The RNA (mRNA) has 38 modelled nucleotides. Protein in the same entry: 50S ribosomal protein L1. Primary citation: Nevskaya et al., J.Mol.Biol. (2006), "New insights into the interaction of ribosomal protein L1 with RNA". Entry title: The structure of a ribosomal protein L1 in complex with mRNA. Crystallisation conditions: KCl, MgCl2, HgCl2, PEG 10000, cacodylate, glycerol, pH 6.0, VAPOR DIFFUSION, HANGING DROP, temperature 277K. Released in 2006, the model rests on X-ray crystallography data to a resolution of 2.6 angstroms.
Context: bound to proteins that are not shown
């Protein structure tokens, strides 16, 4: 300083190079916290 999980919460919208991609299933996105890695 980055990658990701996991638990609760909030949520119907979120990101885009505008091609579409993901989300309205727990599941997107985003918070607070437990971890794990580089």
């Nucleotide at each position: 300083g980055g990658g990701a999980g996991u638990g609760a919460a909030g949520g119907a919208g979120g990101c885009u190079u505008c091609g579409g991609c993901c989300g309205c299933g727990a599941a997107a996105c985003u918070u607070c916290a437990c971890u794990c890695c580089c």